[PDB]
RNA sequence: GGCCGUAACUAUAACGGUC
Numbered sequence: 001g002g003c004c005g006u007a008a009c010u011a012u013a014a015c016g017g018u019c
Stems, first nucleotide, its partner, number of pairs: 001019006
């Protein structure tokens, strides 16, 4: 410098891990 997952759940907004 770059990338992505997910919890949570009233529905739907938040967080973060790694390379």